[PDB]
Method: electron microscopy, resolution 2.2 angstrom. The entry became public in 2024.
18S rRNA, nucleotides 1 to 604 from Saccharomyces cerevisiae: 604 nucleotides with solved positions.
NCBI's taxonomy places the organism under Eukaryota, Opisthokonta, Saccharomycotina, Saccharomycetaceae, Saccharomyces.
An Rfam search finds the family "Eukaryotic small subunit ribosomal RNA" in it. Its Rfam clan is "SSU clan". A reference for the family is Yusupov et al. (2001), "Crystal structure of the ribosome at 5.5 A resolution", Science.
Among the 74 different proteins in the entry, which are not shown, are 60S ribosomal protein L18-A, 60S ribosomal protein L34-A and RPL32 isoform 1.
Context: one part of a larger RNA, bound to proteins that are not shown
RNA sequence: UAUCUGGUUGAUCCUGCCAGUAGUCAUAUGCUUGUCUCAAAGAUUAAGCCAUGCAUGUCUAAGUAUAAGCAAUUUAUACAGUGAAACUGCGAAUGGCUCAUUAAAUCAGUUAUCGUUUAUUUGAUAGUUCCUUUACUACAUGGUAUAACUGUGGUAAUUCUAGAGCUAAUACAUGCUUAAAAUCUCGACCCUUUGGAAGAGAUGUAUUUAUUAGAUAAAAAAUCAAUGUCUUCGGACUCUUUGAUGAUUCAUAAUAACUUUUCGAAUCGCAUGGCCUUGUGCUGGCGAUGGUUCAUUCAAAUUUCUGCCCUAUCAACUUUCGAUGGUAGGAUAGUGGCCUACCAUGGUUUCAACGGGUAACGGGGAAUAAGGGUUCGAUUCCGGAGAGGGAGCCUGAGAAACGGCUACCACAUCCAAGGAAGGCAGCAGGCGCGCAAAUUACCCAAUCCUAAUUCAGGGAGGUAGUGACAAUAAAUAACGAUACAGGGCCCAUUCGGGUCUUGUAAUUGGAAUGAGUACAAUGUAAAUACCUUAACGAGGAACAAUUGGAGGGCAAGUCUGGUGCCAGCAGCCGCGGUAAUUCCAGCUCCAAUAGCGUAUAUUA
Numbered sequence: 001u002a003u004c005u006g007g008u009u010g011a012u013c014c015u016g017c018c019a020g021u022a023g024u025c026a027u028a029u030g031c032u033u034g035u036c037u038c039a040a041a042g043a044u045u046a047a048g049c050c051a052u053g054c055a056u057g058u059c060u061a062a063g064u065a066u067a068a069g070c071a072a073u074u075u076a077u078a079c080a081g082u083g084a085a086a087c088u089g090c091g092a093a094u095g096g097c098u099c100a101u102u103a104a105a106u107c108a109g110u111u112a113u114c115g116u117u118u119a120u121u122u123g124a125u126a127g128u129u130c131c132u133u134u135a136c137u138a139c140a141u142g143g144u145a146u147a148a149c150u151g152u153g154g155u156a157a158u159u160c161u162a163g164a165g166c167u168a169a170u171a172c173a174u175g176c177u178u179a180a181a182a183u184c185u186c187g188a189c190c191c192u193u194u195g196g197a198a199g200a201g202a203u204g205u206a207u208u209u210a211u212u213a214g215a216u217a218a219a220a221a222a223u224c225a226a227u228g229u230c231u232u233c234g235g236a237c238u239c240u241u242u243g244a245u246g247a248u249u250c251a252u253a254a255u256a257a258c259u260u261u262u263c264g265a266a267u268c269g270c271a272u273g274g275c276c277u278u279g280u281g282c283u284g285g286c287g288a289u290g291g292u293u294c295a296u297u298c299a300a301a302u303u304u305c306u307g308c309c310c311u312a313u314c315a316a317c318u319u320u321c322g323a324u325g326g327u328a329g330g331a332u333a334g335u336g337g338c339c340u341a342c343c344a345u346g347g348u349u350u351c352a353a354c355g356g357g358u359a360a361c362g363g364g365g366a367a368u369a370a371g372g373g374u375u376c377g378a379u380u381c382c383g384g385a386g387a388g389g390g391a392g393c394c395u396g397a398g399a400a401a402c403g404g405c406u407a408c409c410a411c412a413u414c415c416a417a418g419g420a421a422g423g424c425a426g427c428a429g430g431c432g433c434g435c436a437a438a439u440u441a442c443c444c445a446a447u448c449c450u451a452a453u454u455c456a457g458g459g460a461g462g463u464a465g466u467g468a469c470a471a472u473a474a475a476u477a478a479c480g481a482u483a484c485a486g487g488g489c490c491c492a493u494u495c496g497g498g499u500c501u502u503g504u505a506a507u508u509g510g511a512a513u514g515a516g517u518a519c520a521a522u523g524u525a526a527a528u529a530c531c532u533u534a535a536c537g538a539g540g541a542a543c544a545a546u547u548g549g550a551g552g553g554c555a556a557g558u559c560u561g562g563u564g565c566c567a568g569c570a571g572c573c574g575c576g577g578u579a580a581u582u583c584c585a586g587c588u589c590c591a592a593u594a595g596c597g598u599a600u601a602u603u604a
Base pairs, nucleotide, nucleotide: 004020005019006018007017021604022603023602024601026600027599028598029597030596031595035473037471041466042433048431049430050429052428053427054426057090058089063087064086069082070081088452097386098385099384107307108306109305112302113301116300117299122295123294124293143172149165150164152162153161154160182203183202184201185200186199204263206259208257209256210255211254212253213252228237230235243250265289267288268287269286270285273283274282275281276279309357310356311355316348317347318346323345324344325343326342327341328340329339330338361383362382363381365376366375367374368373388409389408391406392405393404411422414419439464441463442462443461447460448458449457450456479509480508484503490497514543516536518533520532546592547591548590549589550588551573552572557587559586560585561584562583568575569574
Other pairs, nucleotide, nucleotide, family: 008015tWH009011tHS020554tHS032468tWH032594tWS036472cWW038470cWW039469tHS040467tHS044436tWS045433cWS045437tHH046432tSS047098cHS051429tHS051440tWW054459tHS056091tSS058451tSS059063cWH062287tSS064168cSS065084tHS067083tHS073076tHS076080tWS085148cSS086147cSS087169tWS089451tWS093396tHS093398cWS096387cWW100385tWS103358tWH105308tWH110304cWW111303cWW114245tHS115302tWS116333cSS118298cWS119298tHS121296cWW126263tHS126291tWS131135cWS138266cWH139175tHS142173cWH144171cWW145169tWH146168tWH147167tWH148166tWH151163cWH152163cWH155157tHS156419tWS157419tWS169171tHS170289tWS174266tWH187198tHS196197cHS205262cWW207258cWW214251tHS217218cSS245247tHS272273cHS272284cSS277279cSS301334tWS312353tWH314354cWW315349tWS316353tWS319323cHS322325cWH322343tWH323346tWS324346cSS326337cWH332334tHS337342cWH364377tHS386425tSS390407cWH394401tWH395399tWH396398tHS401404tHS402405tHS410423cWW413420cWH415418tWS424428cWH426459cSS427459cSS428440cSS434436tHS438465cWS443445cHS444460tWH445462tWS446461tWS463527tWS468594tWS476545cWH478510cWW486487cHS486492tWS490492tHS511539cWH515537tHS517535cWS518534tHS519533tHS523529tHS524526tHS524527tHS538539cHS545593tWS549556tWS553571cWH554571tWW555590cSS563566cWS563580tWH566576tHS567576tHS567580cWW570572tHS570573tHS576580cWS
């Protein structure tokens, strides 16, 4: 805070720019630097290169313990505490970092999934396992094969591993034990056919296909070569038994089968009651871990509409190598030219397609700002992308992961030359680059996250170090003698008098205190600082404030020396050729002040 000023002229009014002025969580730089609180910080050039160290592991009573591991545990001669190692499970797809790519792409707001996947959480949720029957043969519970360990070793070398001997499971395989009823199918003795039953077999869930129900304007009579378990043959035939959506071939449910036959507990810890048939009898709780399916949650993937910077010295672009649609298939978790076969010739564009550029990641937002606007947004939150460059892939619910693997390229390390190992745009740190950016510190105490989990781990994060990026508060002093313009009262008629005198002269005196030091405590995981606090801490309180100016814009000098268009100053106009208010200095003064100037960019 809706504001301008200096510069073209001898003077004027204009146009018009230059210059000044203010701001910038806006970069750098110079000089300077005493306190408190806050704290950005290798983005810009090089998404350049990286020595070393750390940054991801994880165990409860409750998966596996014969450590030849430590102890004294209690039917504790099957173990029972704690527990290295290892197997198993889970996590390692989060976090953190950076902004290279990317211009209808990302992203924002707004939609959809009647177009799909979803570990985990939470709620609900499997009486059907009959060898794919005249193989129910252990469910008082099936066997193999291994780790760790014991030993023999190889290699210069790596988180390399070989041969041999063991042994576990919630690892890997295999595999039973459950009630009834109903329905359906087939079925050895209907015969003036409205009059058939014993018996077997199938009917959980998951998969796949083909069917079927999944309804619903208001009512009336009549014969279908076909006819209600009662014909008192014109008994009601109504709720033929029915959910949701705007909408479905939806949810469901049924039928016929199908399947390298999915799941339907051979798991673990505490307690260990009740009933007797008195026994490796029956029956028993609270859990943990699992386990189809549905729902839910955390999500994910695709997706509707609208909205992006400059450029025509880019006007046409796309389509044989899919471009725009159709049909069918394949693939996908799923829609879709996503891909394939065949077909059609479509699709976009001056309402700017297509191409080029971007010193472009998008947004929340930031600076400025009367209103309207302009500029910025690498960076604390959200979304995207990437991990030297590409591509490919495994495991997994989830990755096209890179502190995972594989190859190629570039770069780089060790070597005994045979070979082997790499990816800091994580943290710290180094080289390089430049105008430009900090410690190879401490800790999980806080915030949270992960794991089998109260406990372990976390350079995520926090703490301190460096740090004048920016911001907040505000020390460098405050009170006391003698002349005094007299601005005050007896018409100050006397440097005489209470005139409140803040106002000056190295003088002269007490008092006030933190900057700094450290008892201690507090602070903190520990600390360092801050807030407190015992003593020490001022006279030039040397415990000494700077930066930039003094012609105008624009506050401040006709002061003094030096220089003589030189040296220099000067954003601009200009100042300097012997009296310089403009240079170099001294004095003095001005402005802001622990800050001030300079450059670049940007806003008014």